An RNA structure (Domains 1-5) with a sequence from Oceanobacillus iheyensis, in which 390 nucleotides are resolved. Rfam match: Group II catalytic intron D1-D4-3. The entry is indexed under RIBOZYME, METALLOENZYME, SELF-SPLICING, RETROTRANSPOSITION, RNA. Primary citation: Silvestri et al., Nat Commun (2024), "Targeting the conserved active site of splicing machines with specific and selective small molecule modulators". Ions in the entry include magnesium and potassium. Released in 2024, the model rests on X-ray crystallography data to a resolution of 3.12 angstrom.
RNA sequence: UGUGCCCGGCAUGGGUGCAGUCUAUAGGGUGAGAGUCCCGAACUGUGAAGGCAGAAGUAACAGUUAGCCUAACGCAAGGGUGUCCGUGGCGACAUGGAAUCUGAAGGAAGCGGACGGCAAACCUUCGGUCUGAGGAACACGAACUUCAUAUGAGGCUAGGUAUCAAUGGAUGAGUUUGCAUAACAAAACAAAGUCCUUUCUGCCAAAGUUGGUACAGAGUAAAUGAAGCAGAUUGAUGAAGGGAAAGACUGCAUUCUUACCCGGGGAGGUCUGGAAACAGAAGUCAGCAGAAGUCAUAGUACCCUGUUCGCAGGGGAAGGACGGAACAAGUAUGGCGUUCGCGCCUAAGCUUGAACCGCCGUAUACCGAACGGUACGUACGGUGGUGUGG
Numbered sequence: 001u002g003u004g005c006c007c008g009g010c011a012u013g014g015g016u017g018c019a020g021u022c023u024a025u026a027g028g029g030u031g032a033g034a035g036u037c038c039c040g041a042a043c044u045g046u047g048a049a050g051g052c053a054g055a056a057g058u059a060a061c062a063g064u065u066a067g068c069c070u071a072a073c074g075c076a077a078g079g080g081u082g083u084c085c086g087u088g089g090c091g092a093c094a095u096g097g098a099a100u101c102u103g104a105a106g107g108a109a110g111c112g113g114a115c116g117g118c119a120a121a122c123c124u125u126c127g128g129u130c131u132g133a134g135g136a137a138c139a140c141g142a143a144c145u146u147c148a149u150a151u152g153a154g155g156c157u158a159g160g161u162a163u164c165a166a167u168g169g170a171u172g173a174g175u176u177u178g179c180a181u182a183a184c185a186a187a188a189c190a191a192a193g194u195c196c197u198u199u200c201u202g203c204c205a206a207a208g209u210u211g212g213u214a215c216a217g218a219g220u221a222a223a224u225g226a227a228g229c230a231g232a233u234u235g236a237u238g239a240a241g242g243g244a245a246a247g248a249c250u251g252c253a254u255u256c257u258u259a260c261c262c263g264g265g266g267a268g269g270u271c272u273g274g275a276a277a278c279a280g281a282a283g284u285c286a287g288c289a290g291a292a293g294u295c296a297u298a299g300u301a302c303c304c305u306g307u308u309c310g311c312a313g314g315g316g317a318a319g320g321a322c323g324g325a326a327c328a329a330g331u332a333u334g335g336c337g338u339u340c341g342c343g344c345c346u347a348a349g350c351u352u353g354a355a356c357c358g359c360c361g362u363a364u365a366c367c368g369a370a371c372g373g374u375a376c377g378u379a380c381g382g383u384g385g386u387g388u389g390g
Stems, first nucleotide, its partner, number of pairs: 003106001005265005010107001013256011027039003042064003046060001050204002053201003067118003073112003078102004083098006122242006128233005134140001144228004155220003162213001165210003168196004174189004266285001270281004293322003297319001302315003327353005334345004355386010365374003
């Protein structure tokens, strides 16, 4: 590890405008004005200073906003299947059923659910992660600068010396978990900046575990790492200060967009009947060196303009095979320099390019914001490598 062509159509997706109603547990307060500032019962959740296990439910903290998502799961239009039965057909086939797989990350713009997440202009100040290709990280290239790295960098895993330091909970992005890689479950660490210092057991305590830098080595490789400058960060990324600041839903209007939705279309090659002519059937469809031209659907469908309305005029589709301009690698019978070994230049002609790994730009739709992915997502562009077979 399904799907993936063409043309046409439509928002249940994205903006935008007009109207309406609503907003921080309930309830107060200050104030002209409160969604914004202050107080705040209560209910739910978390939950506390040696270690492990358990029980309390105290201090503190969070949610009870208008409101938007959603995981496991369920449902399910549809799709596959050299397997079986029904039913039509000489057949290719078709259609219904059974078994079974599927129903995805790109429109049933699927339906539910909902562990769980998020939810308010603006300005200042602190974190974290990501980005500025690809490529042993050279050449090439539109694609930051310097530096280390298989002569194993660096990262993790179990050890052991040292030598300082920690040590409860709560709030919380993130980092790591023996290395392709990202994700998610778990676990241990954890920035920045904050809040609080209760009770009871049982077991182990000069006990446990954690972290810092620094010497000696063991275990693991599909290689990346360190610094710098510059950017990005609504998965509503983590904080602190300011801030009478915006948020939300609805309905009507408007607009832009879409690969599994709706309606069309099906060449070429194949297969069936048939001697043939003919008449049937299933069926297309993503890059990898590919320009003109050629065969055919077809100048068809469609598309942009004119009403004298089956009506002129300009455009113009899909799969496949042929073909061979260029392109790439190899090559002297061709040429330049020779220190007599050779070194280098060219490619007319000749050989070969089956397959694959991606990366970036614009547009566009997803999962998982990012990273990694969705056939290199896909379309159109840009750019490197791999290399089977001669």

Annotation: Crystallisation conditions: 100 mM magnesium acetate, 200 mM potassium chloride, 10 mM lithium chloride, 50 mM HEPES sodium, pH 7.0, 3% PEG8000.